[PDB]
Context: bound to proteins that are not shown
RNA sequence: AUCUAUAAUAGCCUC
RNA sequence: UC
RNA sequence: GACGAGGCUAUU
Numbered sequence: 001a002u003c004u005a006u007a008a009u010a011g012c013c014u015c
Numbered sequence: 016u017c
Numbered sequence: 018g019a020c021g022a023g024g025c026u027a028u029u
Base pairs, nucleotide, nucleotide: 007029008028009027010026011025012024013023014022015021
C1' cells in the first nucleotide's frame, strides 16, 4: 500500500 | 424519449 | 398506475 470482501429492505440523486 |  | 442500472444514506 483497501487491493479484497460484502445479506435484505427502504429512501434520495444521476442516467 | 419529444 | 409508478421500471432498469450506478452511487450514497438509514434500518434490521

Solved structure of RNA (mRNA; 3' vRNA) with a sequence from Influenza B virus, 29 nucleotides shown. Method: electron microscopy, resolution 2.34 A. The entry became public in 2022. It was solved together with Polymerase acidic protein, RNA-directed RNA polymerase catalytic subunit and Polymerase basic protein 2. The 2023 paper behind the entry is "Direct observation of backtracking by influenza A and B polymerases upon consecutive incorporation of the nucleoside analog T1106". The sample was in a buffer at pH 7.4.